Primary citation: McRae et al., Nat Nanotechnol (2023), "Structure, folding and flexibility of co-transcriptional RNA origami". Solved structure of RNA (5HT-B), 558 nucleotides shown. Method: cryo-EM, resolution 5.71 angstrom. The entry became public in 2022.
RNA sequence: GGAACUUAUUCAUUAUACCCCUCAUUUUCGAGUGAGGCGGAUUAGAUUCGUCUGAUCGUAGUGGUGGUGGCUUGCUUCGGCGAGCCCGGCAGGCCUUCGGGCUUGCUCAGGGGUUCGCUCCUGAGAUUAUCAUCCAACCUCCAAGGAUGGUAAUCCGGCGUCGAUUGUAAGGUCUAAACAAUUGACGCACCACUACUACAGUCCCAACGACUGAGGGACUCGUCGACUCGGUUAAGAUCGGAAACCGGGUCGAGGUAUAGUGAAUGAGUUCCAAUUCUCCAUUUACGGCAUCUUGUGCGAACCGAUCACGCACGAGAUGGUCCUUACGGGGUGUCCCAACAGUCGAGGGGCACGCAGGAUGCCUAGAAUAGACCACUAGGUAUCCUCAGUGCGCCAUGCAAUGGAGGAGCAUGGUGCACUGCAGGGCUCCUGAAAAGGAGUCCUGGCAGAAGGGUUCGCCUUUCUCCCGUAGGGACGACUUUCUUUGAAAAAAGGAAGUCCCAGUUUGCUUCGGCGAACUCCGACUCUAGGAAACUAGGGUCGGGUAGAUGGAGAAUU
Numbered sequence: 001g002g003a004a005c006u007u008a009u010u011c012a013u014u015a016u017a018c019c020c021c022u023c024a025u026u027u028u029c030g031a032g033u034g035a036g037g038c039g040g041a042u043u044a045g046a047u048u049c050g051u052c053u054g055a056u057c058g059u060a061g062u063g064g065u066g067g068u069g070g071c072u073u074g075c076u077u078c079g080g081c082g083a084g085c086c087c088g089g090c091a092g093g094c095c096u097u098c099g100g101g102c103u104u105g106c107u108c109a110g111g112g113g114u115u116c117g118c119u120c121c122u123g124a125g126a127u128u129a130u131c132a133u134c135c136a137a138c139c140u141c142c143a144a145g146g147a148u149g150g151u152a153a154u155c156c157g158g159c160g161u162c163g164a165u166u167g168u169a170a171g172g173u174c175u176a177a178a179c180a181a182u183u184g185a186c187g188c189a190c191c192a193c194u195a196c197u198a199c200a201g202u203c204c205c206a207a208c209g210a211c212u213g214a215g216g217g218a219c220u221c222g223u224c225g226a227c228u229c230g231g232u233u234a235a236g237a238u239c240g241g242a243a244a245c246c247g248g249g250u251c252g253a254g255g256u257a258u259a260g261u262g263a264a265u266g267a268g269u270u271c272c273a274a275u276u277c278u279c280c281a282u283u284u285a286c287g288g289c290a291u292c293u294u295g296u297g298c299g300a301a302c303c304g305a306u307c308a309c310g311c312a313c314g315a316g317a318u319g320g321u322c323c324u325u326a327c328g329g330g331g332u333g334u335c336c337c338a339a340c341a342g343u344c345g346a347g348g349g350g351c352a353c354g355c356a357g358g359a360u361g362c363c364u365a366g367a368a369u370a371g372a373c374c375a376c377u378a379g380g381u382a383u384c385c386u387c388a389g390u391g392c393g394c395c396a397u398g399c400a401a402u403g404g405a406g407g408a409g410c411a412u413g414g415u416g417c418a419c420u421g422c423a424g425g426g427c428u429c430c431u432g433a434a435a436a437g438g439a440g441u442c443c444u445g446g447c448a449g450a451a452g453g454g455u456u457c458g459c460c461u462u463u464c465u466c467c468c469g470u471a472g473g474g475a476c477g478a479c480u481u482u483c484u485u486u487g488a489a490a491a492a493a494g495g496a497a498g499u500c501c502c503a504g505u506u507u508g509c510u511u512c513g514g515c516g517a518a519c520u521c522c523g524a525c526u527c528u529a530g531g532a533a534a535c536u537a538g539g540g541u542c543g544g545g546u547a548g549a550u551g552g553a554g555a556a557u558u
Stems, first nucleotide, its partner, number of pairs: 001272008010263010020037007038222002040057007058199011070085006087157002089106007108123006125155011138407006158188011171374006200220006208345006223253011236307006274557013287502002289319011320476011331353007354447002356386011387421013422445010448465007477500010503520007521544010
Other pairs, nucleotide, nucleotide, family: 009264cWW009265cWW027030tWS047050cWS048050cHS069086cWW076079tWS077079cHS096099tWS097099cHS114117tWS136144tWW137401tWS137402tHH169177tWW170368tWS206214tWW207339tWS234242tWW235301tWS273558cWW300301cSS300308cWW300309cWW338346tWW366367cSS367375cWH400408tWW432434tHS455458tWS456458cHS487489tHS487490tHS510513tWS531533tHS531534tHS
C1' cells in the first nucleotide's frame, strides 16, 4: 500500500414524509384525485395579467403564406381606403398644377394606316437561348468550338443574389474555393411561419477495436448532475485500473426533513503477497571468452501486469569447423477468417523466406489554392513468371480527329490460358535377363553458391538459400588410444574408438613438438609430495571478501 471489518466529514441516488408552484379532473370552491417541477429564444392560443399551454429552435438559397417599415401614386367622409414600388442616366411620347409624375424604352432601313404621335408589316445590324445539318470520323453517343439555314427574345448605367463561360493554374482529368475577367437571369427594406433543395454536424446499417472515403437510413436550443462508451495527457508495444481533458449515448433535473444504498476522503484493527534492509543458522562457488536458457534490478512512465529493447549484476547450460535431414520454438512477409472499399493495430487459421530480369499491385517524393483519380520520373516494397512455336482471351499505345465515353478492326508490345514440338528427368503400365524400346502422366526449362545423386567427364538431375535449440547423419581439421601393413625403428598408409573455445600455474610422459590430468578471490594455520633449503603444488582447517541458495527472525515499503 491493498482486502475485510468498524467509524467520521462530504456528494450523489433511491424510498418515505413535509412545504412551495403550476396543470387536468371532481368539487362544497374548503378540499380531494392525481400529473408533475432545470433554463433560454421566437411564434400562436388562452389568460385571473399571476402567467400558462402548444409549436418549433444547425447553416445557406429558393418557394409559398402572413405581418411590419419606408417610398410613390389615386380617392377620401381627412378617420381612412386602394394600388403598387423598391437604386442612376439618356432618348421619345403623354399628363401637368409646370413644381413633378407616368409611359415607351436604350437598334437600322423601307412601306401601310397616320393624329406625323403612335402602331402594323417586311427586311437589315448585334447578342442570348435554341433546332437541324456540316467541318466530323471505323461505328455510335455526349459536351463544346467553327460554319450554314431556321425559331424566339430582343437592344442603357449601378448595387445585390444566382447561374454560365474564361483565366491565374500546371502532365492530364474531376470536385470545392479565392481572385480576376465576360455574360445571362432575378431583381433591388425587413420580420415571422411553412415547404423544398444543398451544405455542415451527430448517430446506426456495420463488425475485435480505431481511422479514411462512399452508399443507405435517422435528427440537430442551452445548462447542470448521474450512469455509460470512445479518444487525448500517456511513452517501445499491448492489456487492466484510476485521475485530468475532450466528444458522444442514456437517465434525471423545485425546496425541506429522515433513512438506506454507492463513491472519494479522514481515522482504526486484523489479514494479504511481494520487494528492500538488518541479523542468525547452514550451504555453494570464486581463470578468461563465445553463444544460449534465463532471474533480478534499472530506463521509459499515474498505478499494476505482460512482451520486446538497452544496461548492470547473477544462476544454469554448452564448448573444433562445415554441411545436411528431422523435430520444436521465434521472427519477417503473405493469404483466409473479415463486411461497401481501403488503412492501422488485435485474435485464430494457412502458406512461405537466395539473386537477376520482366510484369502486376502498393508506399514515398514531385507539381501546385485545397483534395481526389489517371499518366509519368525516381526510390523502396510484395505477388506471378522465366524452352520454342501456334491459337485464343485480356490490357496498354497508335491508326484516330475538338475533347470524352461505348463498341469494332488493324498494327506494335505486355500478360493469362490452351495446344503442339523440343530438352532431359520423375511416376505408372507393357515388352525384355537388363541394356533398351513402346504407351500414358507429371515436372521445370532465368542466374549463382553449397550439398546430394548420376554421367560419354562433355554434363545432367534432386535439394536448399531468416534466427535459435534439440536429435540424427556426413565431410573437413588437430590430437590421443587401439589394431594392421612396408619397416630395425623412424617415416608412410589403412581400419576402429575417443576428445576438441582460449589463458595461467603445477604435475605424469615427452621421441621435448606437444599431449594427459588437476587447480584458479584474500589472509592465516596445518598436513602431504618434491625441493639442501628457498619455494611450489595439492589436501585439510579457520577467518574475511564477492555473489547466490536453503531455513528462521527482526524492521520498512508497495
The PDB entry is titled "RNA origami 5-helix tile".